[PDB]
Context: bound to proteins that are not shown
Molecule: G70A tRNA minihelix ending in CCACC
Organism: Homo sapiens
RNA sequence: GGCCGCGGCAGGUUCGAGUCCUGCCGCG
RNA sequence: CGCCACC
Numbered sequence: 001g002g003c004c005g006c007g008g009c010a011g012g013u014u015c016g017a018g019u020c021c022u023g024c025c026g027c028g
Numbered sequence: 029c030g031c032c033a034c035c
Base pairs, nucleotide, nucleotide: 001032002031003030004028005027006026007025008024009023010022011021012020
């Protein structure tokens, strides 16, 4: 540097987002 | 001392 997770927290899109896009933090 | 590459 890339990838996989357990969590999250906000933001964007929308009549409507735990479910689409994005950002930040923790711990394996 | 999550996995992989640089050996």